Shown are 52 nucleotides from a PDB entry: RNA with a sequence from Saccharomyces cerevisiae, together with DNA. Keywords: RNA polymerase, CPD, elongation complex, streptavidin grids, transcription, transferase-DNA-RNA complex. NCBI's taxonomy places the organism under Eukaryota, Opisthokonta, Dikarya, Saccharomycetaceae, Saccharomyces. Primary citation: Lahiri et al., J.Struct.Biol. (2019), "3.1 angstrom structure of yeast RNA polymerase II elongation complex stalled at a cyclobutane pyrimidine dimer lesion solved using streptavidin affinity grids". The depositors describe the entry as "RNA polymerase II elongation complex arrested at a CPD lesion". Among the 10 different proteins in the entry, which are not shown, are DNA-directed RNA polymerase II subunit RPB2, DNA-directed RNA polymerase II subunit RPB3 and DNA-directed RNA polymerase II subunit RPB1. Ions in the entry include zinc and magnesium. Method: electron microscopy, resolution 3.1 angstrom. The entry became public in 2019. The sample was in a buffer at pH 7.5.
[PDB]
Context: bound to proteins that are not shown
RNA sequence: AUCGAGAGG
DNA sequence: GCTCTGCTCCTTCTCCTTCCTCTCGAT
DNA sequence: GGAGAAGGAGCAGAGC
Numbered sequence: 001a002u003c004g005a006g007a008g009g
Numbered sequence: 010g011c012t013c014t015g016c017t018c019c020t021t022c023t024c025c026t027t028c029c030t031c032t033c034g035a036t
Numbered sequence: 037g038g039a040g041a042a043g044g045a046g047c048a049g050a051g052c
Stems, first nucleotide, its partner, number of pairs: 001036003005032005010052004015047005022040004
Other pairs, nucleotide, nucleotide, family: 004033cWW014048cWW020042cWW021042cWW
């Protein structure tokens, strides 16, 4: 470097 | 009178999206 | 999800 996930406001 | 030339009257299809922030953990 | 755009279709009139 993309990609998904977990959250915060 | 009867097909004809237009319609306009429908049904049957393609397209798009708060903000912002953090971390990890894969390729 | 609810537009919009493209397309097929179904009849009032109308000219031969």